[PDB]
An RNA structure with a sequence from Homo sapiens, in which 20 nucleotides are resolved. The structure was determined by X-ray diffraction at 1.65 A resolution and released in 2017. NCBI's taxonomy places the organism under Eukaryota, Euteleostomi, Tetrapoda, Boreoeutheria, Homo. The entry also models sulfate ions.

């Protein structure tokens, strides 16, 4: 770089 | 629904 989108904030 | 882009996979 390419796929792929957590936890949190609002 | 915006802000973030996190473990990982190549």
């Nucleotide at each position: 770089g390419c796929c792929g989108g957590a936890u949190g904030g609002c």